[PDB]
Context: bound to proteins that are not shown
Parts: sequence; structure tokens; C1' cells
RNA sequence: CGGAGAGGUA
DNA sequence: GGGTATTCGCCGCGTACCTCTCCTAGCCCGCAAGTATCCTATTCCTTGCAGCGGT
DNA sequence: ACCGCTGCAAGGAATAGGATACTTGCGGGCTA
DNA sequence: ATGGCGGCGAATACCC
Repeated sequence: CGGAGAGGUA
């Protein structure tokens, strides 16, 4: 090896 | 009563993978209040005593 | 000229106005 | 807190 958020590949 | 239109509330919403960051709380000291100590500032209470008037 | 009273002062004594020193609760300011 | 929407069943509001 909790949660929230942000992106990204097919 | 009864059947039906209306709304309320719950459940549902793709798989696999990669990168990144950001996440409080309790105690000390002002206020209010209370209580207690300790300490001068002032003020009351009581003697001291100086003055008034009578025998 | 001498004697009981009378009330103004003096100090002691007694209390008011401050200083700290604790407690409750609130909640903000400040560190951890 | 205020830029979800569809289905469906339960319970209701209301007109019979």
C1' cells in the first nucleotide's frame, strides 16, 4: 500500500 | 373507496497503465467573573488634656 | 482663689483602596 | 451548495 485534486498514454 | 397522474428518492454510469502535489491542533493568555493573600492610605474611636464656669 | 465639666486634638487602631495569586469558560495568537 | 440525466419503483395528491 489513506483520501482529495490535477494531468497523460492506448 | 379507487384508479391514476405526480413527485421523491435511489441506483446506474468502460478497461488497463503512468506521472505529480496537498492534507492541524493544542496550549497560553487577554477578557469577564470569583475567591484568597499582602500591603499602605485614610479614617474612626477613644484618651488626654486645655479651657469654661461655678462655691 | 479653688473645683466639675466639655469638647478639640492625638495616636492607636481599624478599615478602604491598590498589588499579586489561584480557579471557571471563550476564543484568538502562537508554536510544534 | 447552487453547469447531470434516465429508469423505475414507492409513496403520494387528486380527481373522481
This is an experimental structure of RNA with a sequence from Escherichia coli, together with DNA, with 113 nucleotides shown.
The structure was determined by electron microscopy at 3.6 A resolution and released in 2021.
Keywords: Transcription-coupled DNA repair, DNA translocase, elongation complex, RNA polymerase, TRANSCRIPTION, TRANSCRIPTION-RNA-DNA complex.
The reconstruction used 67,000 particles.
Kang et al. published it in Elife in 2021: "Structural basis for transcription complex disruption by the Mfd translocase".
The entry also models magnesium and zinc ions.
Taxonomically the source falls in Escherichia (Bacteria, Pseudomonadota, Gammaproteobacteria, Enterobacteriaceae).
The PDB entry is titled "Mfd-bound E.coli RNA polymerase elongation complex - IV state".